[PDB]
Shown are 22 nucleotides from a PDB entry: RNA (U1-SL2) with a sequence from Drosophila melanogaster.
The entry also contains U1 small nuclear ribonucleoprotein A, not shown here.
Crystals were grown from: 0.2 M tri-lithium citrate, 20 % (w/v) PEG 3350 and 15 mM NiCl2 as an additive.
Weber et al. published it in Nat Commun in 2018: "Molecular principles underlying dual RNA specificity in the Drosophila SNF protein".
The organism belongs to Sophophora, within Eukaryota.
It was solved by X-ray crystallography to 2 angstroms.
Context: bound to proteins that are not shown
RNA sequence: GGCCGCAUUGCACCUCGCGGCC
Repeated sequence: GGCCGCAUUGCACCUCGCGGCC
RNA backbone atom coordinates (compact mmCIF):
# COMPACT_ATOMS: atom_id res chain seq x y z
C1' G A 1 0.00 0.00 0.00
C1' G A 2 -3.79 -3.38 -1.79
C1' C A 3 -7.74 -6.93 -1.02
C1' C A 4 -11.41 -9.42 2.29
C1' G A 5 -14.43 -11.20 6.82
C1' C A 6 -17.15 -10.19 11.55
C1' A A 7 -19.38 -6.33 14.30
C1' U A 8 -21.31 -1.25 14.10
C1' U A 9 -27.19 3.41 11.95
C1' G A 10 -23.21 5.78 15.25
C1' C A 11 -23.00 13.73 16.82
C1' A A 12 -17.25 14.50 15.76
C1' C A 13 -13.43 17.87 16.05
C1' C A 14 -4.94 14.68 18.46
C1' U A 15 -4.61 8.87 17.60
C1' C A 16 -7.62 4.45 18.84
C1' G A 17 -13.34 -2.25 17.26
C1' C A 18 -11.70 -7.42 16.14
C1' G A 19 -9.71 -10.86 12.61
C1' G A 20 -7.76 -12.93 7.87
C1' C A 21 -4.69 -12.54 3.06
C1' C A 22 -0.95 -10.10 -0.34